[PDB]
C1' cells in the first nucleotide's frame, strides 16, 4: 500500500478469503475514488405557485340600449 | 305616439351673432354584449402517470384455505327500478314433463 | 302443439328482475274479498365481525284503528339478501308556541314530519397551456444503468416425420419435448432523484467462444480440383471505401477471412458531438384557442491547478 474474488439496500480501498505489498521522493497521461462542480433542468407526486388561452367557475372596466334629475313653453 | 318653440344646457363666432336643444354633455339606476382586465378552481383509484377503465355508492357464486374476517386494473353477473297488484287475507287447488284415449 | 278424460309425477314448474338459497294440503295456480304499502312509539341486528361512526335496511314488539278467517292466526308491502342521499333553503300536513312598553291588523321566527340534490354517491359552485418557466420534496414513482427475470431473443439437446432418384441421419429436417446463455425484447420497481453525463464515432487496453481465416482432424452424395457438413482449438489475424447521425443494415472492390461478443449497451476530471434532447423559427396533422405530435426541418454552449489510489519512466534512504 492496494489487487483478484465473493459478499451486502443487488456498482465496498474499509465487510469475507486469498493474493500481493520495504519507506520517501520527482515528472507523465488522467483507469478509479458509482472523484469534482450545482439541495435533478425529465416523471412522480403537494388537495404548492406563475404565465397562456377559452364557448371553465365567479366577478371587474368599457360600449351599446331604456329610465329619472338637469329640464322649459304650445 | 306623433309635432312645434325657447329661456336653461352645447357647440361655432372677436363681437354681433349663427348652429342645435330639453336632446346631447355630466351625475343615477336597470337590460345586453364584455378574457380588455382580476381572483380562482380544473378531484381520487391506477403494477411511474396520462388513453383506457371502475375493482368511487351497492347485492350474488367464487376467490376465502368447512366458525367469523379477509386483498388486487381478482373470475361470472347484476341494482340504481317495476308493481293497486305484480300488495293483504280466505276459500278452492297442484305443477314441469311424460304416456295412453278422443 | 287447443281443449277433453285417466295414469306416472317431492318438484326439474311457478315465484317481477343478477347470483344463490326458500317454497307443495305453499311461499305456486284459480276465484272472491280487502287496502296492514296504515298512524305513534319502542326493542335489537345491520351499515361498521372482532371494535368507536350517520344516512339507509332488517328482525322482533308494543299503543291505535282497520281486513280476512269458524277459530287459532295472518298482515309492520311483493320469500330472503339491491332499487339510495346530510345541513342551510324553500314547499306542503295538524294543532300549538313566539316578535323588544301596549292592544288590533299583516307580515315574520319554532317546535314533529313529508317532499325537492349533491351517482367523486359520510355531500366544494369550478376548463385548460407551459419547452418562458419557477419553488418544495421524492428512487416512497419512470426513463439509460443495474440488479432479478428470461415469455421474447441467440444458441443447444433429446425423438426423428418427412425428402434427399434407392436409402430418415452426406446434406436438409418439421411437430413434439428438455434445456444454457444473459448480446435484443418485455417485465418488476431493489440499489441511485443534496444528481452514477444520454445515442452513435473515434482512440486506447483487457477479455469471452456458440471459431470467419489460419494449424491439426473425422464424413462426404469424397476420382481430382473446388466444395458441402462435423471435430479440436482463442496463438495471430479479421482490412480499405459509395450512400445513412445511425447500431444495423444495403452496396462497390480487394481479401486467407475481410466471425459474433463482454468490459457501468468498456472509454465526454480523453476528444467529438449526427441523433436524442432546454429557449428561435417553417410546414403537415389536430386543437375555438394558448398546444400537442420516438413524426420529420434549419439554427442552437462540453466546466475543475489531482489529495488518494493506479500505471508509465526517474531518484534517495533503509534492510540482508
Nucleotide at each position: 500500500u492496494u489487487c483478484c474474488a465473493g459478499u451486502g439496500c443487488g456498482g465496498a480501498g474499509u465487510c469475507u478469503g486469498g493474493a500481493g505489498a520495504c519507506a520517501c521522493c520527482c515528472a507523465g497521461g488522467g483507469g478509479g475514488a458509482a472523484g469534482c462542480g450545482a439541495a435533478g433542468a425529465c416523471c412522480c407526486u403537494a388537495u404548492g405557485g406563475a404565465g397562456c388561452u377559452u364557448u371553465a367557475c365567479u366577478g371587474c372596466a368599457g360600449g351599446c340600449u331604456g329610465u329619472c334629475g338637469c329640464u322649459g313653453a304650445g | 305616439g306623433a309635432c312645434u318653440c325657447u329661456c336653461a344646457c352645447u357647440c361655432c363666432g372677436g363681437g354681433a351673432g349663427g348652429a342645435g336643444g330639453a336632446c346631447a354633455c355630466c351625475g343615477a339606476u336597470a337590460g345586453c354584449c364584455g378574457g380588455g382586465c382580476a381572483g380562482u378552481u380544473u378531484g381520487a383509484c391506477u403494477g411511474g402517470g396520462g388513453c383506457g377503465g371502475u375493482a368511487c355508492g351497492c347485492g350474488c357464486u367464487c376467490g376465502a384455505a368447512a366458525a367469523g374476517a379477509u386483498a388486487u386494473c381478482g373470475a361470472g353477473c347484476g341494482c340504481g327500478c317495476c308493481c293497486u297488484a305484480u300488495g293483504g287475507c280466505u276459500a278452492u287447488c297442484u305443477c314441469a314433463g311424460c304416456c295412453g284415449g278422443g | 302443439g287447443a281443449c277433453c278424460c285417466g295414469g306416472c309425477g317431492a318438484a326439474g314448474a311457478g315465484u317481477g328482475c343478477a347470483a344463490g338459497a326458500g317454497c307443495a294440503a305453499a311461499a305456486g295456480a284459480u276465484a272472491g274479498c280487502u287496502u296492514g304499502a296504515c298512524a305513534g312509539u319502542g326493542u335489537u341486528c345491520u351499515u361498521c365481525c372482532c371494535a368507536a361512526c350517520g344516512a339507509g335496511g332488517a328482525a322482533c314488539g308494543c299503543u291505535g284503528a282497520c281486513g280476512c278467517g269458524a277459530a287459532a292466526g295472518c298482515g309492520u308491502g311483493g320469500u330472503c339478501u339491491a332499487g339510495c342521499g346530510a345541513a342551510c333553503c324553500a314547499a306542503u300536513u295538524a294543532g300549538c308556541c313566539u316578535g323588544c312598553u301596549u292592544g288590533a291588523u299583516g307580515c315574520g321566527g319554532g317546535c314533529a314530519a313529508u317532499u325537492g340534490a349533491u351517482g367523486a354517491c359520510a355531500g366544494a359552485a369550478a376548463a385548460g397551456c407551459u419547452a418562458c418557466c419557477c419553488u418544495a420534496g421524492g428512487g416512497a414513482u419512470a426513463a439509460c444503468a443495474g440488479a432479478g427475470u428470461c415469455g421474447u431473443c441467440a444458441c443447444u439437446c433429446g425423438c426423428a416425420a418427412g425428402a434427399g432418384c434407392a436409402c430418415a441421419u452426406a446434406u436438409c429436417g418439421a411437430c413434439c419435448g428438455a434445456g444454457u446463455g444473459g448480446c435484443u425484447u418485455g417485465c418488476u420497481a431493489c440499489c441511485u432523484c443534496g444528481a452514477u453525463g444520454u445515442c452513435g464515432g473515434u482512440u486506447c487496453c483487457c477479455u469471452c467462444c456458440a471459431u470467419c481465416c489460419u494449424g491439426c482432424c473425422c464424413g462426404u452424395g469424397c476420382a481430382g480440383a473446388a466444395g458441402c457438413g462435423g471435430g479440436c482449438a482463442a496463438g495471430g489475424g479479421u482490412g480499405a471505401g459509395g450512400u445513412u447521425g445511425u447500431u444495423c443494415g444495403c452496396c462497390u472492390a480487394u481479401u486467407a477471412a475481410a466471425g459474433g461478443a463482454g468490459g457501468u449497451c468498456g472509454u465526454g476530471a480523453g476528444c467529438u458531438g449526427g441523433g436524442u434532447u432546454u429557449a428561435g423559427a417553417c410546414c403537415g396533422u389536430c386543437g375555438u384557442g394558448a398546444g400537442a405530435c420516438a413524426g420529420g426541418u434549419c439554427g442552437g454552449c462540453u466546466g475543475c491547478u489531482a489529495u488518494c489510489u493506479a500505471c508509465u519512466g526517474g531518484g534517495u534512504g533503509u534492510g540482508u